[PDB]
Context: bound to proteins that are not shown
DNA sequence: AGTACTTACGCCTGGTCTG
DNA sequence: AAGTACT
């Protein structure tokens, strides 16, 4: 920094 | 009539874990 | 999981 996920906004 | 192919809404902010 | 299409 890059990259998998879960919350969540409308 | 069996089997394979591509695909799926847009933007946005969060904290997490690991080769 | 559907739907089309190609085999």
């Nucleotide at each position: 920094a890059a990259g998998a996920c879960c919350a969540g906004g409308c």

Solved structure of RNA, together with DNA, 36 nucleotides shown. Released in 2005, the model rests on X-ray diffraction data to a resolution of 4.5 angstrom. It comes from the structure "Complete RNA Polymerase II elongation complex with substrate analogue GMPCPP". The entry also models zinc and magnesium ions. The 2004 paper behind the entry is "Complete RNA Polymerase II Elongation Complex Structure and Its Interactions with NTP and TFIIS".